The depositors describe the entry as "Structure of CRISPR endoribonuclease Cse3 bound to 20 nt RNA". An RNA structure, in which 20 nucleotides are resolved. The 2011 paper behind the entry is "An RNA-Induced Conformational Change Required for Crispr RNA Cleavage by the Endoribonuclease Cse3". Crystals were grown from: 0.1 M MES PH 6.5, 30% (V/V) PEG 300. Protein in the same entry: CSE3. The entry is indexed under HYDROLASE-RNA COMPLEX, FERREDOXIN-LIKE.
[PDB]
Context: bound to proteins that are not shown
RNA sequence: UCCCCACGCGUGUGGGGAUG
Numbered sequence: 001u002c003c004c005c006a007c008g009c010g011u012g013u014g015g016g017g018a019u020g
Base pairs, nucleotide, nucleotide: 002017003016004015005014006013007012
Other pairs, nucleotide, nucleotide, family: none
């Protein structure tokens, strides 16, 4: 907590966030 993705047990969980 500004954006994107994955998902069948969580204060939701996890992943991503160049080509100056």